[PDB]
């Protein structure tokens, strides 16, 4: 990467 | 890459949970 780091 | 989201199986009357693989930039 569908979301959060 | 991590963990969750999903899918696949194991598990059981059958689910949840759990267990494990996974694709997916």
């Nucleotide at each position: 990467a569908g979301c959060u780091c | 890459g991590a963990g969750c989201a999903a899918a696949u199986g194991a598990c059981u009357c059958u689910u949840a949970a759990u267990c494990a693989u996974u694709g997916g930039g």

An RNA structure (tRNA-Lys (A-site)) from Mycoplasmoides pneumoniae M129, in which 30 nucleotides are resolved. The entry has 21 different proteins, among them 30S ribosomal protein S4, 30S ribosomal protein S16 and 30S ribosomal protein S5. It comes from the structure "Mycoplasma pneumoniae small ribosomal subunit in chloramphenicol-treated cells". An Rfam search finds the family "tRNA" in it. From the family's description: Transfer RNA (tRNA) molecules are approximately 80 nucleotides in length. Rfam classes the family as a transfer RNA. The structure was determined by cryo-EM at 3.2 A resolution and released in 2024.